[PDB]
Context: bound to proteins that are not shown
RNA sequence: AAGGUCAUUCGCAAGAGUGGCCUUUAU
Numbered sequence: 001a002a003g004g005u006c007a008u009u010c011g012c013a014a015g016a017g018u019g020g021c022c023u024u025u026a027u
Stems, first nucleotide, its partner, number of pairs: 001024010
Other pairs, nucleotide, nucleotide, family: none
């Protein structure tokens, strides 16, 4: 960094950020 997930925020959905956990790859 990516995916799942817990929490949380964006009014809910959708999507996304942040914090935790688990897992996977490259240097």